Context: bound to proteins that are not shown
C1' cells in the first nucleotide's frame, strides 16, 4: 500500500469500382474421441450413452453392569479303571427376550413449469440423544420368547401341546410442574443396575449411607423438522375459455399444529389477453466457460435444497419413515425342487453381459478424522484413509558438457571450380540429476496400561472424578515413507506436423488433367516449390495432428449497438376497443425517483496483499467483493395520484365560397348496327401482298322515315372533389366533407391504435332482363420447315340493369399516422388584407397542387417547407437465394379460391446503383463513280481460259460472298509431275561417323521399254607411309539420312480486306470515396482534329502534307556512233569534208510561292474575276498502307514445335493422266457489217530485245520456210512492215464480196518423239449469229472508246499478266432513294463481348417430400361390470391374561359378516402421436438425349401485375392497372 485497465481482421459475386449480404477462416476451453510417437515426479479427473439385465464377496451392528437358561476349559471341590468320575463353582462364549441403532452415512435425476428452487418476511407446531433447574423412582400381578413333548418337510423352513425371568406388559398409591375446567373441583407416572463402607445382618440373602448408570412429570435453551405468504423462475394462440368441492360462510369431525384436509347445509361465487386451460421440453442455485461491457451456452468433480430406490396403492413400530440392504397386496421378470415347498430386487463399493467412440482393481487398514453401541476394555464402518491401472489435464526436470578443422567419410544440388549438412564427427579432460544397487532417517500421534503428589460429593485415607511430574512402556495400513550419503558408469532415454497466399520455413526426381490434394482462393496435361519420394528447413516438443460441441470475431435480433425510396422489409385505405404517450400555471401527497441508517446476502470459486509446498501447479490465513433483498428515516427538480385555475391544442353557432363529392328520378344530340322505301347499280370488303366473307334476288356510296344499345366530341387544364379505390351531356330533389372573417362559447374534451369492423378496380360466380359495337373459347384464309400466335373474315360467354358473394393489383409517390423546425428562384387552383378598382393592375397572408436548388442526408441516382434534413409519440414489417406465399391444419367462401403458415433439401451466391468497351431489325449528321446525267460492256451466239458437278486406273493439291474462279502456275507432249499402270533398288551416308581390303570410265550385249547386269576393254592404282590419304565402294552397326505425310486451330516469316478510313497514345492539373472523365468543344473552315470566341484545362508525340522517281517551260556543262542552220564536191543517198547553230541524249540548276492590281468577312472562314506567265490558286501521275478487326490465306517458296512411314507414306525407271464431258457459273477474244468488206497507191511512233541470238541482200517456193551470205558485243548492224489515217474502183442490204466455227486433203518448224496432246501455211467446206429480257459492269480528260507494237517465263507453244505510242469524246443541276462508312446520342440480363447471355417442356440417375384403400404401436376422453392390500362406520353369530364379580355372567378385547373409498384389470365407442403400405403428385442436383426460342436492344407482337379462358411446352388471348416503356 493493494483488490485496476479494457474493444485489432482476411478471402470470397464484377472487365473494373462502391454497398447490401450470405459462406469460410485467424482465438480460448474440454469428463472429450481418433491416427502416429513415447522417460520420470507433484497435483486433480476418470460410463456424457441402456433409471438396461444382472453372477459373485462384501457395505448396520453392539450392549452379559437389563434378564432365563445353554457348553467347554488353563482351572476346579473328593474318591476313582486321570476320564470310568464328580459334573459344587470362579473366570469365559451367546441361540433367545430386551435396550439403542437401523429415518445418518452412500447412489442417481426418472418425474416434477410449481405442493420445486433463490431472495425477503411470520405464526398457528412437534423434537430422542445435549445443557441449566425443581419435584419422584411406592407396593403388587398375569402372560411370553428361549426351554420340553408332537407333527408336515428332503432341507431352508412350518404348524400344535404343556412351563418360566426381566430395565418387556398392566392395574392400584401420590402429586413440584402439567391438562380439563361452569374457576366448585376432576385427571394422569415410574425400573431397576454397579461400585464402596462405619456398623449390622452374615441364611456372606437385606436394612442404613451416600457415589455413578438409568426411568417418571414440567419449563427454558440450542438443534431438526413442519406450515403460510411477497417477488423472480423454458417455449407454443397452429391451445380462448377453464372451474362444481369448484369460491366463501356456519355446524360437526380430523391433525402436533392455521387451512374444504373431510362431511351435512347455505349463497353464487373463483381465475383469464399482465396469458387461465392445455401442449412439448426439463431437477433448481451458489457456481463454470466465454465476452472490453452488456449478454450467450451451461452446471461430471465441490456445496445447499428437492424427488426417487423393478413398475404401482398402503400402512404399523418409532421423537423422527409412508422406510435403497423393513412390511402387507396387484403386475411383469428370474432361482433351488426330492413336485411336498420356497427364494430376490447392485440408481452402495468392486466386478459381468450388452450399448459405444469411450471411461479403472471382483486390492488393504480402522493408524489418522468421523458414524454406531458400551460404564470401561473394546466390536463395527466399500464413509474415510490408502494403494493398482489410465499422456486425460496443469506444472516441473532429464535425455550431457567444454575443447575440438584436413574445414575426416557418405548424402544435395551443381558450372561437380564451388557450396551445403558441419564443431556436425572422431579423440581428449569432466560432472553425474532422474533412474538401478547399498546404508542413515523424521512427520502424519494427539493418546492410553504401571507410579507418586495435590484438589472434589460423601461419615470414610473406601468408590468415583479433575489436575501436573518422569520413567517402564504400547499405539502407522501407506512404508522399499517424505529426506540425506556412497557406489560402477554419458553408459536406459525424441519424436508429430508443415514449406504457391492469407503464415514462420525451397530444391531435386518420379507421374504426365493419370495417380493425387484441397476450412479457403482453388494445382497437376512432359523444366510440377500447391501430387508421391530424397535432401534442405520451420513450428511444437513427451508430446504433435484430425474429428466433434460452445463463446468470440457476428453491429449477422442492433437496450447498449441494425435497417423498410430502387438491394429483404410501410398492411389498399378509413374508424375504433385494451394499451402507449400527452399543453400553461398553482396547492397538497412522497407511489416512481434520489440519500444515509440498520439487518442480510452459507461455505467454497473470482481480485489483492502473506505463508507452506527446493520453484511451480497445489493448500491455506486476512481483506476486498457479492454490483441483490427486506425495514426505517429524510427531498420534493421530473413522471404519476387528487384539488382549484388558463387558452396557444382539439371542438361548437353565426355570414359567404368552389367543386366529375354521393344516391335517386327525367331528358337532350352526335355516332354505329339493323328495318323497309327513291333513284342507281357491278364490283365491294380487306391486306407487307392475297384469300376466307358480301353482291345482278340486286352490291358499294347518297337521300327520307322508325326500332333499339352503350358513351357524353369541343369546354378539358401545370384543372377540381374524394381516406382509398374513384368520379365528367342536362334538369330537379335528398345528403358528406372542406375552404374563408373574427365574435363569443366549453376548457386538454388529443395522436396513435394489437384484436375488431367498414369501404374497396378488373376479372370471376348466383337469380330476373337486355344486348347496338367490341370481344375470352371456337371455325375459317394467309406466312412459316413446322403455326398451335401474331394478321384478315364471322362470332358465343362478357362488357349493361336490379338485388348479393368473391376480397384480390406494379391497389405505386414502390415513401405508415400526427407534430414543430430549418435559404431562396420561378408558374397554378379556392379565401382574405393592403396600395392608385386609377385599367384583367401590383404588393403581402393561410389552405392544396407543379418546376430548380443553398445547408444539410445518401453507396450512388437523387431528396430537398408536398424531406429520403434536424426532433418527438405510436403502429406494421425485415434478417443470403431456391425450396416458398409451398404442404399439412384451421377460419370464411356456392365455387373460383382468400387468409395465417413451415420443413427436409441444395446452392456460395442471389442482388442496388455507376463507370470503360462491344452490339442494336434504336435515332441525328457527313463522305465516296455509291446514288442522278452521259459514253461503252455483261447476262443471248462461236471459240479461248479457270471452276463446280459426273465419269475413270488417276484425272495430283491448295485458293471458296465482298476479299476464290485468265487465282499459286512469268508457260503440263518427254522433264515439270507432287497422281494411276507396272517393272526394279533397300545405311538408300542425296548430309556427314569405324572396323579391314579393293581405283574410275569407254566401245557393244538393245539381252531389256528403261531402270538394269555380264564380258571384251584401258587405267594397272595417283602418296601406293596401301593399321590409310584430296576422292569413290563393298558385309556390319547405330547416330540416321529421307518424306509435296497431318496439324496456318501451337508457331516464325510473308500476303489480303476494312481501307488511302481519319484518327490514336502521353505528362502536369480540375471535379467523383471510387473504377473513370476534360483535354479530342458550337458554330464557318478543309484532300486532312487546319484555324478564332464562348469554355478546367493547359502542352506534346505518330498518322495527313513536304522529303523519293517522272512529265510540263528555261539556263549550265558535254558533241559521240547522235544532229545538219549557214558553207564546197555531189553517182543528190549527212553520201564526204567540214559545223556545234537546232533536235535529241543527261547530269546539275532555276521557275509557281496568293507572288500582283480590283470588288468579296461576325473580330467567326475570307470568295469571285483580271494583267504577265508554259503553267495561277493540294500544275499532273507512281511508290508510301498509323492505332486495331477477320482463329483472314500460306506446314506445297523457306525455316519451324508436336505426332507419324522408315522391305516403304523413301529413291530410281517406261508408259496413261492433269487436255474426260448428259450439264451450270466466272472471266475474256471475235462477229452480228455501208462511220463496212475486198483491191491498188501512199504517210506518221515510243517504248524494249539480240553472240549455242537479231539477221541487209540474193536464189526455190502461192505460203509458213529452205540455201549462199553480210552487219552487229549495239543511239553504229537487226527484230521492224506500223495498222487506224488519206486518193482511187468496185459490192447497194442479202445471212450478202458480213462472220470465221466445224470438217476433208497437202505441208512447214521446234524437239529423242507432235496419236491421246503443238504452233503455223496452202486448196476445200462455209455453222450459230439480223444488236441481245428480269438483272448487272467499268469510267469525269489525253480519262472512256477504238488501232496497232514490246517483254517476262519459253527448244516449241497467248484472245492471259506487264508495259509503249497513235487517233480521241459525252454528260455530272442536286443528296431525295440502292450500298458502304466516321462522328454524337439512347437501351443492354453480353464482356471468350448476338458466334452472347437464357427459359421450360418429354427421357436418365439420385436425394429429400406430400397424398392414398389398408396395416401396425404409445398416450388419452367418455360412460358402464368386476375389484386385492389398507383406512374409517355399523349392526353381531362365535371365543377370551392385567376390571368389576349376583364368581348366570359382564365391560372391553380377539375373530367373523357387511358398507364407502382406491390400485390393477375388462368391453364399447372416440381423439391425439409414431411407423409402414400397392399407387401417384410436385421439388432440387445432373449428365444435356431430345423439342422449340419465352425475356435481356423497340429482343425482332414492349414488359410486367391481378384474372379467366386456351394450349406438348417455354406461353397466346380478352379486361383493368404500372414505367420499373424506346421513338416522335
Nucleotide at each position: 500500500u493493494a483488490a485496476c485497465u479494457g474493444a485489432a481482421g482476411a478471402g470470397u459475386u464484377u472487365g473494373a469500382u462502391c454497398a447490401u449480404g450470405g459462406c469460410u477462416c485467424a482465438g480460448a476451453u474440454u469428463g472429450a474421441a481418433c491416427g502416429c510417437u513415447g522417460g520420470c515426479g507433484g497435483c486433480a479427473g476418470g460410463c456424457u450413452u441402456a433409471a438396461c439385465a444382472c453372477a459373485u464377496g462384501c457395505a448396520a451392528g453392539u450392549c452379559g453392569a437389563g434378564c432365563g437358561g445353554g457348553g467347554g476349559a488353563a482351572g476346579g471341590u473328593a474318591g476313582c479303571u486321570u476320564g470310568c468320575u464328580a459334573c459344587c463353582g470362579g473366570a469365559c462364549c451367546u441361540a433367545g427376550c430386551g435396550g439403542c441403532g437401523g429415518a445418518c452415512g452412500g447412489g442417481u435425476g426418472a418425474g416434477u413449469a410449481a405442493u420445486g428452487c433463490u431472495u425477503a418476511g411470520g405464526a398457528a407446531u412437534c423434537u430422542g440423544c445435549c445443557u441449566a433447574u425443581u419435584a419422584g423412582u411406592g407396593g403388587g400381578g398375569g402372560a411370553c420368547a428361549a426351554c420340553a413333548u408332537c407333527u408336515c418337510g428332503a432341507a431352508a423352513g412350518g404348524g400344535a401341546u404343556g412351563c418360566u425371568a426381566a430395565u418387556a406388559c398392566c392395574g392400584c398409591a401420590u402429586a413440584c410442574g402439567u391438562c380439563c375446567u361452569a374457576c366448585g373441583g376432576g385427571a394422569g407416572a415410574a425400573a431397576g443396575c454397579a461400585g464402596g463402607g462405619g456398623a449390622u445382618c452374615u441364611u456372606c440373602g437385606g436394612a442404613c449411607c451416600u457415589u455413578g448408570c438409568g426411568c417418571u412429570a414440567a419449563u427454558a435453551g440450542a438443534u431438526g423438522a413442519g406450515c403460510c405468504u411477497a417477488a423472480g423462475u423454458c417455449g407454443g394462440a397452429u391451445u380462448a375459455g377453464c372451474u362444481a368441492g369448484u369460491u366463501g360462510g356456519u355446524g360437526g369431525g380430523g391433525u402436533a399444529a392455521a387451512g374444504g384436509c373431510c362431511u351435512a347445509c347455505c349463497a353464487a361465487g373463483g381465475c383469464g389477453a399482465c396469458g387461465a386451460u392445455c401442449u412439448g421440453u426439463a431437477g433448481c442455485g451458489g457456481g463454470u466457460c466465454u465476452g472490453a461491457g452488456a449478454g450467450g451456452a451451461u452446471g461430471a468433480u465441490c456445496c445447499g435444497c428437492c424427488a426417487c430406490a423393478c413398475u404401482g396403492g398402503g400402512a404399523c413400530u418409532g421423537a423422527g419413515a409412508c422406510a435403497c440392504g423393513g412390511c402387507c397386496c396387484a403386475g411383469a421378470c428370474u432361482c433351488c425342487u426330492a413336485c411336498g415347498g420356497g427364494a430376490g430386487g447392485c440408481a452402495g463399493c468392486a466386478g459381468u453381459g450388452g450399448g459405444g467412440a469411450a471411461u479403472a482393481u471382483u486390492g488393504g487398514a480402522c493408524a489418522a478424522u468421523g458414524g454406531g453401541g458400551g460404564g470401561a476394555a473394546c466390536c463395527c464402518u466399500g464413509a474415510u484413509c490408502c494403494a493398482g491401472c489410465c499422456a486425460u489435464g496443469c506444472c516441473g526436470c532429464g535425455u550431457g558438457u567444454g575443447u575440438g578443422a584436413a574445414g575426416a567419410a557418405g548424402g544435395c544440388c551443381u558450372u561437380a571450380u564451388g557450396g551445403u549438412u558441419g564443431u556436425a564427427a572422431a579423440g581428449c579432460a569432466c560432472u553425474u540429476u532422474a533412474a538401478g544397487c547399498g546404508a542413515g532417517g523424521a512427520g502424519g500421534a494427539g493418546g492410553c496400561u504401571a507410579c507418586u503428589c495435590u484438589a472434589g460429593u460423601u461419615a470414610a485415607u473406601a468408590c468415583c472424578u479433575a489436575g501436573g511430574g518422569a520413567u517402564a512402556g504400547u499405539g502407522g495400513a501407506c512404508g522399499u515413507u517424505a529426506c540425506u550419503c556412497g557406489c560402477a558408469g554419458a553408459a536406459u532415454a525424441a519424436g508429430c506436423a508443415c514449406c504457391g497466399g492469407c503464415u514462420a520455413a525451397c530444391u531435386c526426381u518420379g507421374u504426365g488433367c493419370c495417380a493425387g490434394c484441397a476450412g479457403c482462393c482453388g494445382c497437376g496435361g512432359u523444366a510440377a516449390u500447391a501430387c508421391a519420394g530424397a535432401g534442405g528447413g520451420u513450428g511444437c516438443g513427451a508430446g504433435c495432428g484430425u474429428u466433434a460441441a460452445u463463446c468470440g470475431g457476428a453491429u449477422u435480433u442492433a437496450c447498449u449497438g441494425g435497417g423498410c425510396g430502387u438491394a429483404a422489409a410501410g398492411c389498399g385505405u378509413g374508424c375504433g376497443u385494451a394499451g402507449g404517450c400527452g399543453g400553461c400555471u398553482u396547492a397538497u401527497u412522497a407511489a416512481g425517483u434520489c440519500g444515509g441508517a440498520u439487518g442480510u446476502g452459507a461455505a467454497a470459486u473470482c481480485c489483492c496483499c502473506g505463508a507452506g509446498c527446493u520453484u511451480a501447479a497445489c493448500u491455506u490465513g486476512g481483506g476486498a467483493a457479492u454490483u441483490g433483498c427486506a425495514u426505517u428515516c429524510g427531498a420534493u427538480a421530473c413522471u404519476g395520484g387528487u384539488g382549484a385555475g388558463c387558452u396557444a391544442g382539439a371542438g361548437u353557432a353565426u355570414g359567404g365560397g368552389a367543386g366529375a363529392g354521393g344516391a335517386u328520378g327525367g331528358u337532350a344530340g352526335a355516332a354505329u348496327u339493323c328495318c323497309a322505301g327513291g333513284u342507281g347499280u357491278a364490283g365491294c370488303g380487306g391486306u407487307g401482298a392475297a384469300a376466307u366473307g358480301c353482291g345482278u334476288a340486286g352490291a358499294g356510296a347518297u337521300c327520307u322515315g322508325g326500332a333499339g344499345g352503350a358513351a357524353u366530341a369541343c369546354c378539358g387544364a401545370u384543372g377540381g372533389c374524394g381516406a382509398a379505390g374513384g368520379c365528367a351531356g342536362c334538369c330537379a330533389u335528398c345528403u358528406g366533407g372542406c375552404c374563408u372573417a373574427a365574435u363569443a362559447c366549453u376548457g386538454a374534451c388529443g395522436c396513435u391504435g394489437a384484436g375488431g369492423u367498414a369501404c374497396g378496380a378488373a376479372a370471376g360466380c348466383a337469380u330476373g332482363g337486355g344486348g347496338a359495337g367490341c370481344a375470352a373459347a371456337c371455325a375459317g384464309g394467309a406466312u412459316u420447315a413446322g403455326a398451335u400466335a401474331c394478321c384478315c373474315u364471322g362470332g358465343u360467354a362478357g362488357u349493361c340493369c336490379a338485388u348479393g358473394c368473391c376480397g384480390u393489383a406494379a391497389a405505386c409517390g414502390a415513401u405508415g399516422u400526427c407534430u414543430a423546425c430549418u435559404a431562396g428562384c420561378c408558374g397554378u387552383u379556392g379565401g382574405g388584407g393592403c396600395c392608385u378598382u386609377u385599367g384583367a393592375g401590383g404588393c403581402u397572408u393561410u389552405a392544396g397542387u407543379g418546376g430548380c436548388g443553398c445547408a444539410g442526408c445518401u453507396a450512388a441516382c437523387g431528396c430537398g417547407a408536398u424531406a429520403a434534413g434536424u426532433a418527438g409519440a405510436c403502429c406494421g414489417c425485415c434478417u443470403g437465394g431456391g425450396g416458398a406465399g409451398u404442404a399439412c391444419g384451421g377460419u370464411c367462401g356456392c365455387a373460383a379460391g382468400a387468409c395465417u403458415a413451415a420443413a427436409a433439401c441444395u446452392c456460395a451466391a442471389a442482388u442496388g446503383a455507376a463507370u470503360u468497351g462491344a452490339c442494336g431489325g434504336g435515332g441525328g449528321c457527313c463522305c465516296g463513280c455509291a446514288c442522278a446525267a452521259g459514253c461503252g460492256g455483261u447476262g443471248g451466239a462461236g471459240c479461248a481460259u479457270g471452276u463446280g458437278g459426273u465419269u475413270u486406273a488417276a484425272u495430283u493439291c491448295g485458293a471458296u460472298g465482298c476479299a476464290a474462279c485468265g487465282c499459286g502456275a512469268a508457260g503440263a507432249a518427254c522433264c515439270u509431275u507432287a497422281c494411276c499402270u507396272g517393272g526394279c533398288c533397300u545405311u538408300g551416308a542425296c548430309a556427314u561417323a569405324c572396323u579391314a581390303g579393293a581405283a574410275a570410265c569407254u566401245u557393244u550385249c538393245c539381252a531389256g521399254a528403261g531402270a538394269u547386269g555380264g564380258a571384251u576393254u584401258g587405267g594397272u592404282g595417283c602418296c601406293u607411309u596401301c593399321g590409310g590419304g584430296a576422292a569413290u565402294c563393298u558385309a556390319g552397326a547405330u547416330a540416321c539420312a529421307g518424306g509435296u505425310g497431318c496439324u496456318g486451330c501451337a508457331u516464325g516469316g510473308c500476303u489480303g480486306u476494312c481501307g488511302u478510313c481519319a484518327g490514336c497514345u502521353c505528362g502536369u492539373g480540375u471535379c467523383g470515396u471510387g473504377a473513370g472523365a476534360u483535354g479530342u468543344u458550337g458554330g464557318g473552315u478543309u484532300a486532312a482534329g487546319u484555324c478564332c470566341c464562348g469554355c478546367a484545362a493547359c502542352g506534346a508525340g505518330c498518322g495527313c502534307a513536304a522529303c523519293c522517281c517522272u512529265u510540263u517551260u528555261c539556263c549550265u556543262u558535254a558533241c559521240u556512233u547522235g544532229c545538219c542552220a549557214g558553207c564546197a564536191u555531189u553517182u543528190c543517198g549527212g553520201a564526204u569534208g567540214g559545223g556545234a547553230a537546232c533536235u535529241u541524249u543527261a547530269a546539275g540548276g532555276a521557275u509557281a510561292c496568293u507572288g500582283c492590281c480590283a470588288g468579296u468577312g461576325a473580330c467567326a472562314a475570307a470568295c469571285u474575276g483580271g494583267a504577265g506567265g508554259a503553267a495561277g490558286g493540294c500544275g499532273g501521275g507512281g511508290a508510301c498502307g498509323a492505332c486495331g478487326u477477320c482463329a483472314a490465306g500460306u506446314c506445297a517458296u523457306c525455316a519451324u514445335g508436336g505426332c507419324c512411314c522408315u522391305u516403304a507414306c523413301g529413291g530410281c525407271c517406261a508408259g496413261g493422266g492433269c487436255u474426260a464431258c448428259a450439264c451450270a457459273c466466272g472471266u475474256g477474244c471475235u462477229a452480228c457489217a455501208a462511220u463496212g468488206g475486198u483491191c491498188g497507191g501512199u504517210a506518221c511512233a515510243a517504248a524494249g530485245g539480240g553472240u549455242u541470238g537479231c539477221u541487209a541482200c540474193a536464189c526455190a517456193g502461192c505460203g509458213a520456210u529452205g540455201u549462199g551470205a553480210u552487219g552487229c558485243u549495239a543511239a553504229u548492224c537487226u527484230c521492224a512492215a506500223a495498222a487506224a489515217g488519206c486518193c482511187g474502183a468496185u459490192c447497194g442490204u442479202a445471212g450478202u464480196c458480213c462472220g470465221g466455227a466445224u470438217u476433208g486433203g497437202a505441208g512447214u518448224c521446234u524437239g529423242c518423239a507432235a496419236c491421246u496432246c503443238g504452233a503455223c501455211u496452202c486448196c476445200a467446206u462455209g455453222a450459230a449469229g439480223u444488236c441481245g429480257g428480269a438483272a448487272u459492269c467499268g469510267c469525269u480528260a489525253g480519262u472512256a472508246a477504238u488501232c496497232g507494237c514490246g517483254g517476262a517465263u519459253c527448244a516449241g507453244a497467248a484472245u492471259g499478266c506487264c508495259g509503249c505510242g497513235g487517233u480521241g469524246a459525252a454528260u455530272a443541276c442536286g443528296u431525295u432513294c440502292c450500298c458502304g462508312g466516321g462522328c454524337c446520342u439512347u437501351g443492354u440480363a453480353c464482356a471468350c463481348a448476338c458466334c452472347g447471355c437464357c427459359c421450360g417442356u418429354c427421357a436418365c440417375a439420385c436425394c429429400a417430400u406430400g397424398g392414398g384403400a389398408g396395416u401396425u404401436u404409445g398416450u388419452u376422453g367418455c360412460a358402464c361390470c368386476a375389484g386385492a392390500a389398507g383406512u374409517a362406520g355399523c349392526u353381531a353369530g362365535c371365543c377370551u391374561a392385567a376390571c368389576u364379580g349376583c364368581a348366570a355372567a359382564g365391560a372391553g378385547g380377539g375373530c367373523g359378516g357387511u358398507u364407502a373409498c382406491c390400485a390393477c384389470g375388462g368391453u364399447g365407442u372416440g381423439g391425439c402421436c409414431g411407423a409402414u403400405g400397392a399407387c401417384u403428385g410436385g421439388g432440387g442436383u445432373g449428365a444435356a438425349g431430345u423439342c422449340g426460342u419465352a425475356a435481356c436492344a423497340a429482343g425482332g407482337u414492349a414488359g410486367c401485375c391481378g384474372u379467366a379462358g386456351g394450349g406438348g411446352a417455354a406461353c397466346c388471348u380478352g379486361c383493368g392497372g404500372c414505367u420499373g416503356g424506346a421513338u416522335c
This is an experimental structure of RNA (16s Ribosomal RNA) from Acinetobacter baumannii, with 1528 nucleotides shown. Ions in the entry include zinc, magnesium and sodium. Method: cryo-EM, resolution 2.82 A. The entry became public in 2020. It comes from the structure "Cryo-EM structure of the Acinetobacter baumannii Ribosome: 70S with E-site tRNA". Rfam match: Bacterial small subunit ribosomal RNA. A reference for the family is Cannone et al. (2002), "The comparative RNA web (CRW) site: an online database of comparative sequence and structure information for ribosomal, intron, and other RNAs", BMC Bioinformatics. The family is grouped with related families in Rfam's "SSU clan". The work is reported in "Cryo-electron Microscopy Structure of the Acinetobacter baumannii 70S Ribosome and Implications for New Antibiotic Development" (Morgan et al., Mbio, 2020). The entry is indexed under Ribosome, Acinetobacter baumannii.